[PDB]
Context: bound to proteins that are not shown
RNA sequence: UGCAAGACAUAGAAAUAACCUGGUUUGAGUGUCUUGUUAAUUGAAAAAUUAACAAGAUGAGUUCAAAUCAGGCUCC
RNA sequence: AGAGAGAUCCGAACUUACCU
RNA sequence: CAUGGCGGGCAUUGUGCCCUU
DNA sequence: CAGGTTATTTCTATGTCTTGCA
Numbered sequence: 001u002g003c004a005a006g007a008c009a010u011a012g013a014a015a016u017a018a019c020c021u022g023g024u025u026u027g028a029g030u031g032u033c034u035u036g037u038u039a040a041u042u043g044a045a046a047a048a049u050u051a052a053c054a055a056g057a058u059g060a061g062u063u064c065a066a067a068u069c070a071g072g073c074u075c076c
Numbered sequence: 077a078g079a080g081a082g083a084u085c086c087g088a089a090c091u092u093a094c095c096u
Numbered sequence: 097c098a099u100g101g102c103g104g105g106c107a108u109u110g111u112g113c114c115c116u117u
Numbered sequence: 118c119a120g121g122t123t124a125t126t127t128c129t130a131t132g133t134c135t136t137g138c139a
Base pairs, nucleotide, nucleotide: 002138003137004136005135006134008132009131010130011129012128013127014126015125016124017123018122019121020120021119022118023068024067025066026065027064028063031058032057033056034055035054036053037052038051039050040049042047071086073082074081075080094101095100096098104114105113106112
Other pairs, nucleotide, nucleotide, family: 007133cWW023067tWW041048cWW043045tHS043046tHS070087tHS076078cWW093102tWW103116cWW110111cHS
């Protein structure tokens, strides 16, 4: 020259924990005005409000809750 | 025994050709 | 369900072949 | 399904001072 045992230094990683910020989904935080259509309660009619639609306009917005692998373990 | 209760930990890693 | 069996063999340029179950 | 922190232990490269095997 390879192997690997001891000690130091320099860079690291990985395995276990403990924790944080969260992120995702769902739900809550009343949306409000005009126009018209439709459907209602009327009403000869006029008119009348109500409610769902199709347009236009306008206000607010910051947060919270539950889970967060499907599941699994024990009890009746 | 049920759109329950307890516990707060097991569950995303490694292993699996096929036959009896 | 045993520290069992998964046949005896020839190639290996296109998944084959001989011999017994 | 992402970005951080803390602790322990172990392992790995490289270099240094030694030593033994196949």